Entry title: E. coli 70S ribosome with an improved MS2 tag inserted in H98. Solved structure of RNA (23S rRNA, nucleotides 2018 to 2936) from Escherichia coli, 808 nucleotides shown. An Rfam search finds the family "Bacterial large subunit ribosomal RNA" in it. The family has 102 seed sequences and 51,934 matches in Rfam 15.1. Gene Ontology terms of the family: structural constituent of ribosome and ribosome. It was solved by electron microscopy to 1.85 angstroms. Keywords: MS2-tag, H98, ribosome. Bound small molecules: n-formylmethionine (FME). Among the 49 different proteins in the entry, which are not shown, are 30S ribosomal protein S6, 50S ribosomal protein L14 and 30S ribosomal protein S20. The entry also models magnesium ions. The reconstruction used 601,617 particles.
[PDB]
Context: one part of a larger RNA, bound to proteins that are not shown
RNA sequence: GAACUCGCUGUGAAGAUGCAGUGUACCCGCGGCAAGACGGAAAGACCCCGUGAACCUUUACUAUAGCUUGACACUGAACAU
RNA sequence: AUGUUCUAACGUUGACCCGUAAUCCGGGUUGCGGACAGUGUCUGGUGGGUAGUUUGACUGGGGCGGUCUCCUCCUAAAGAGUAACGGAGGAGCACGAAGGUUGGCUAAUCCUGGUCGGACAUCAGGAGGUUAGUGCAAUGGCAUAAGCCAGCUUGACUGCGAGCGUGACGGCGCGAGCAGGUGCGAAAGCAGGUCAUAGUGAUCCGGUGGUUCUGAAUGGAAGGGCCAUCGCUCAACGGAUAAAAGGUACUCCGGGGAUAACAGGCUGAUACCGCCCAAGAGUUCAUAUCGACGGCGGUGUUUGGCACCUCGAUGUCGGCUCAUCACAUCCUGGGGCUGAAGUAGGUCCCAAGGGUAUGGCUGUUCGCCAUUUAAAGUGGUACGCGAGCUGGGUUUAGAACGUCGUGAGACAGUUCGGUCCCUAUCUGCCGUGGGCGCUGGAGAACUGAGGGGGGCUGCUCCUAGUACGAGAGGACCGGAGUGGACGCAUCACUGGUGUUCGGGUUGUCAUGCCAAUGGCACUGCCCGGUAGCUAAAUGCGGAAGAGAUAAGUGCUGAAAGCAUCUAAGCACGAAACUUGCCCCGAGAUGAGUUCUCCCUGACCCUGAUCAUUU
RNA sequence: UUUUGAUCAAGGGUCCUGAAGGAACGUUGAAGACGACGACGUUGAUAGGCCGGGUGUGUAAGCGCAGCGAUGCGUUGAGCUAACCGGUACUAAUGAACCGUGAGGCUUAACCU
Ligand code: FME
Numbered sequence: 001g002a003a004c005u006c007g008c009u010g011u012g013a014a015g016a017u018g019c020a021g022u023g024u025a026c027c028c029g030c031g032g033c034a035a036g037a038c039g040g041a042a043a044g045a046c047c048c049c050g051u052g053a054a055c056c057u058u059u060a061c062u063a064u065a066g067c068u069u070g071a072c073a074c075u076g077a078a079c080a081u
Numbered sequence: 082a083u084g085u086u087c088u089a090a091c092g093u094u095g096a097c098c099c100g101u102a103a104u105c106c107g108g109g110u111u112g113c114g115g116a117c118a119g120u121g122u123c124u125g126g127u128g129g130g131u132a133g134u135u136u137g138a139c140u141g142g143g144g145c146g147g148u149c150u151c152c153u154c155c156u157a158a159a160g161a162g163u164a165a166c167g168g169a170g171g172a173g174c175a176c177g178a179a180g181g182u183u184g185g186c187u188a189a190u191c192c193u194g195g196u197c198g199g200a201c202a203u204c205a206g207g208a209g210g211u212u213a214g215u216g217c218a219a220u221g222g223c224a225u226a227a228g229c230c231a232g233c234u235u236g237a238c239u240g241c242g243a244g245c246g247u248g249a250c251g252g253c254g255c256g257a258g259c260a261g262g263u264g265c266g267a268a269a270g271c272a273g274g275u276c277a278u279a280g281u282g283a284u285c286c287g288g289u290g291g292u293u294c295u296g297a298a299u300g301g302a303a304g305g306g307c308c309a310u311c312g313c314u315c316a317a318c319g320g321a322u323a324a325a326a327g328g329u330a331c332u333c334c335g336g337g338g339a340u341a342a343c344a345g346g347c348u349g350a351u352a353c354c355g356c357c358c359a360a361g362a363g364u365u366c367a368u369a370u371c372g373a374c375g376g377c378g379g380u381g382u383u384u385g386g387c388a389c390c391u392c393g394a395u396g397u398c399g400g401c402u403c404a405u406c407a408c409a410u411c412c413u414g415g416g417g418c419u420g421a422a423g424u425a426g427g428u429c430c431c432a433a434g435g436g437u438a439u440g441g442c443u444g445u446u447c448g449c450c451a452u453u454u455a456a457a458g459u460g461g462u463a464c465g466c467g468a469g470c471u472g473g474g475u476u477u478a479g480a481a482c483g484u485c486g487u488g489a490g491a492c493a494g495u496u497c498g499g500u501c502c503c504u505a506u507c508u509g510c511c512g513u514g515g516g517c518g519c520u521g522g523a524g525a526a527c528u529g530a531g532g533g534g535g536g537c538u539g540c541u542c543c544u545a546g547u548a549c550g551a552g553a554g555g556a557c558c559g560g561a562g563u564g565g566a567c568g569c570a571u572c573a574c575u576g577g578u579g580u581u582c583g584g585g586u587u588g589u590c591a592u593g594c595c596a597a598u599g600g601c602a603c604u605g606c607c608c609g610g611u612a613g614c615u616a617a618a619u620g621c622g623g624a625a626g627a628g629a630u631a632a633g634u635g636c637u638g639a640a641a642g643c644a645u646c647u648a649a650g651c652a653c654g655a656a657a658c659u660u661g662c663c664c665c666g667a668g669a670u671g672a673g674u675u676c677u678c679c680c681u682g683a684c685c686c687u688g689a690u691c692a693u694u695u
Numbered sequence: 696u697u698u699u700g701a702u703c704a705a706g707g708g709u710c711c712u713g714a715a716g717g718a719a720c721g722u723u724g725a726a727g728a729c730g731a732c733g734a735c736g737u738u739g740a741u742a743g744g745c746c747g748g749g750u751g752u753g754u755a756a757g758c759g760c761a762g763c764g765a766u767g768c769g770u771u772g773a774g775c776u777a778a779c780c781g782g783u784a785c786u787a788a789u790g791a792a793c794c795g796u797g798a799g800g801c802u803u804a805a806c807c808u
Base pairs, nucleotide, nucleotide: 003017006023007022008021009020010019026516027515028514029513030512031511032510033509035508036507037506039503040502047337048336049335050334052333053332054329055328056327057326060134061133062132063131064130066127067126068125070123071122072121073120074119076087077086078085079084080083081082091114092113093112095111096110097109098108099107100106137149138148139147146166150172151171152170153169154168155167173318174216175275176274180234181233182232183231184230185229186228188212190208191207192206193205194204214223215222217280219278220277221276238261239260240259241258244255245254246253247252250319263272264271265270286312287311288310289309290308291307292306294305295304344391345389346387347386348385350384352380353379354378355377356376357375361371362370398473399471400470401469403465404462405461406460407459408458411436412435413434414431415430416429417428418427419426438452439451440450441449442448479497481495482494483492484491485490517668521679522678523677524676525675526674527673531665532664533663534662537565538564539563540562541561542560543559549554567622568621569620570619571618575616576615577614578613582609583608584607585606586605587602588601589600590599591598592597626660627659628658633653634652635651636650680799682710683709684708685707686706687704688703689702690701691700692699711797716794717793720736721735722734723733724732741787742786743785744783745782746781747780748779751775752774757770758769759768760767761766
Other pairs, nucleotide, nucleotide, family: 002018cWW005507cSS011016tWH014345cSS014346cSS030728tWS034035cHS034505tWS037468tWH038463tWS042394tWS044046tWS044047tHS045394tHH047142tSS048340cWS051321tWH057488cSS058060cWH058487cWS060325cSS061129tHH065128tHS069124cWW075116tWS075118tHH076089tWS088115tWS088116tWH089115tSS090115tHS091118tWS101105cWH128130cHS134325tWS135326cWH136327cWH139166cWH152218tWS153219tSS156165tWS157164tHH158163tWW170218cSS171279tWS173281tWS173316tHS175179tWS178180cHS178235tWW178237tHH187226tWH188210tHS188213tSS189209tHS195203cWW199201tHS199202cWH209212tHS213226tWW222227tSS223226cSS236262cWH236272cWH240273cWH242257tHS243256tHS248251tHS259273tWH266268tHS266269tHS282315tHS282320tSS283315tWH284313tWH296302tHS296303tHS322324tHS327489tWS329331cHS338342cWH340392tHS341392tWH343395cWW349350cHS349351tHS349381tWS349384cHS351381cWW351383cWW358374cWW359372tSS359373tHS360372tHS362367cHS363369tHS366420tWW367372cWS369427tSS380409tWS381383cHS388389cHS395463tWS396501tWW398444tSS402466cWW408433tHS410412cHS410432tWS411433tWH412455cSS414655cSS415632tSS422549cSS422553tWW423548cWS423554tSS431631cSS432656cWS435537tSS436456tSS437457tSS437458cWH443447tHS444473cSS453457tWH454456tHS455537tWS455538cHS466469cHS472501tHS478499tHS480496cWW486488tHS486489tHS505507cHS513729tWS513730tHS518672tWS522715tSS528667tWH529666tSS529669tHS530666tHS544558cWW546547cHS546555tWS547556tWH548555tHS550552tHS550553tHS566623cWW572615tHS572616tWH574618cWS576617tWS579611tHS579612tHS581777cSS583752tSS609751cSS610777tWS611778cWH616617cSS616618tHS625661tHS629657cWW630655tWH631654tHS632654tHS637647tWH637649tWS638648tHS639645tWH640644tWH641643tHS647649cWH667669cSS668670cHS679714cSS694697cWS712796cWW713795tHS715795tHS718792cWW721788cSS726731cWS727730tWS735788tWS739784tWS739788tHS740785tWH741784tHH750776cWW753772tSS753773tHS754771tSS755773tHS756771tHH762764tHS762765tHS
C1' cells in the first nucleotide's frame, strides 16, 4: 500500500488479524467502551553524529571602530638658556 | 632642544554691525585663546566595544579518565601476517672509543686459609662451569666469543652496486663485488661504525658553504639550479593554518534506532527461591527448630551485561478508575512432625474457591507512625491501565539560594512559578436489532449440548468451666444465634429527590382601578410535598447434600517364609475438581422435542414414465 | 426407430384462490436510545378526558362582623390538588387494504393393503 481485517501457545528483524499448530466463529447494522491495530498528529526537542548553523562568553586566535602616544604637515617671529 | 615673550597662520558654542524681514551661514569691527589646540599621513599602546573563526580522533553511547610515533615478549592456531580501552615491559639516547684491527684473556657463586678486615674488599687454593657478562627493555644470539685487557689507529672512508628482503605508496632494510684513497696484521685477511632488533619527522619556506650549471639587450650581478649541511615534543608523531578557548535550558538544521535514556528481547554474574553434605547449637540428641565450611539447581525476580527492535516519536514516577493471571499461600480449608498436656505456637506438605484496612507525614512507591482486621499475601500483566482521568514528582523557556566558574553559564543540590489534543474505520468488549437458514406454512410450551454467576468471614452462647492441666488457664468434635463486607431484588416502612401539587414572601411590571391574579427576577427567594426513581430503608443469598480426589491415613497382601497402604484387590480423605443453587442457552448448521392450527383449483408450456406404434 | 391416449413433476408463465398466521397502522406501557418486548383497537378500559375517592398543602374567593388601621374572626379543615386508587365509551384507537398460499424432494427400511 492493498484487505475475504478472530482467540491462544509458539515462531520470527527478538511484543503477529495476516507465519506454524490449534481453538472458536452463520451474513449485516445500531447504541455504547477504549485493551490492541507498536492507533492519528509533527522527517525526536532527549542522545549521538556532521572537519553543519546561529547567538552568547572570555586573560582562545586574528583583526578592527573607539580611546591614547609620538614624528612630519597646516606652522610663524623674538629672546634666554 | 627647553623655557618666556609676541602676533600674523589657526580656534572662538564672547561682544557689536551688515547681508536681513533670520539665535543658520557669511562678511566686517573687536576682545579672548594662539603657534597651542584641532585635523591629515605615519606610528607604539589599549581595545569582546565590534567582527571573522577555531575549540582533534579512538571510545562496548557521549563526557570525564586513558591513549595517539617507535622497540621487545605473549595472545598468534610450529613459514609471513593477524584484533580488542587484551596481558607485561621499554625508546625520543650513549660512545673518537664504548668504532677499526692485531695480540692476548675467560665468568657467577660457594667452600678452606690469611694483618687490620667485619655477611661482603684485597691475596692463595679448591669446588663450579657461564647459574656471569652485554652502555640502557625484552627476545633471539654470543667461547672462533658479540663477554674482558692492551698496542697501533680513523673503514664512524668517497663514488658505485649483481642480487634480495619488506612496504598501497612515500619509503625502510640486507648485500657480495668494482674504482679511488686508507688503518691494523708477518701473512691469509678484516674494516663502508657499535651483538642485532627502539634512539624518530615528509613537503614547503628559508639559512650557511661549495659549484659560472643558469644569468630576461650584452658584460657582470641579483635570484634560481646542483652538491653538502642547518632550522619542527609539527609527540593528535603521513605533520589540514604562521597563527585559535568556552556556553547554549533561547536555541537551529541535516542525519542515525549505524548510537545512549523508557519499555521489549538475549544473558542470569548479581538477586530471590529450592535442594545436597553435616561441623555444631539444641541438658542428652546433627536433622523439633537452626545449621558453619563447602557443593548442586530453579525462577526471570533485583542490581547489572549486551545494543537485536523502535530516534519520518513505542508518553517513562506516583495517585485514581478498572482490572486479569501465577502460586513460592496472608486469611479461611485439609494434613505429617514437634523440644505438640491444654490454650497458643514452630516447621513442612496439600490447597488459588472466595476473601485479603482506614488514617497522620511526605509528589512519593516505599517507609515510619496511629488505630483496625480472620487476614491486611508475594509476584506477572509495556515496573497492567494518560486515543480512560490526574499532573504533585522527573524533564523547556522566568526567578533566587548554596556551590562551581574570570564569564557566558552549570549542579539525580535546593527553592517559588510553569498549555496533558484526537468525533473510533478495524480487532476486541458490553448491550441491542435486521437477514437468511434449520426442507410446506404457522402459534406456543420445552429438552439441555454448552456458557456465565455465586462460593468470604467475625463474635456470642450451649456442649463445658467439661477433656487437658499442680495451677494459671482451657479445648477438639458437634449445635444455636447474631454481625462485618459483598451481591440480587424491592419501595410496605424510614427517608432523599420531587423546576408537572399547595402555600409564605421581597422588588417590579401588567391585567382600567379596588379586590383578586399573572409575568420577570437561579424554580426570584423559601416552607412543605403526590407518583416515580431511589439508600441511608428491608427482604433474600453464600450453604447443606452427592461424586471423584490432594496431601495424608488405612485394611487385606505377596514379591522378599518376616515386614510392608500396593504390586492384585478394598476403605477413608479439603473452601481446589464434577455436581447440587441462580441466569443465559437449539446459528447445539450435530439447527433437537412436544402440543395445537391452516392450505385438498383450471391449467398451459414442456418433460417423465407408462398404455398405442411401424 | 418413429408414432396415439393417461398420469404425474423439486421445471416455467398465466388464470382462480389468499387460509392459519403475520406485518402494517392507531391508542399505548414501571418495556425502551432506535429497533425490540408487552397491552389494547368499538364484540373496546389502550391513552386522554370525565366522575368518585385518596394524597398534599393548610382554613381560597366572595360576603359579613370586630378593629382608626395593619389585621383578626365567621362562612371553612376551606379552596386548590401531577405522574395515585376505584370507575366511566365523552374523545381517539375505521370498514378495509398488505404480506403469507393451494397438501409439501429422493432412496431405503418397518408396516397398511
Ligand atoms: N525528554 C525526552 O525524552 C528529555 C527532557 C527534555 S526537556 C527539554 C529527557 O527526559